RNA sequence: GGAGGCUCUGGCAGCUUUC
Numbered sequence: 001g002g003a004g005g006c007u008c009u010g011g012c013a014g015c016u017u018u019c
Stems, first nucleotide, its partner, number of pairs: 001019007
Other pairs, nucleotide, nucleotide, family: none
């Protein structure tokens, strides 16, 4: 940095897994 999952105030955030 990308991807998947969970949460919410459904976010431009957080946690987690993986590479």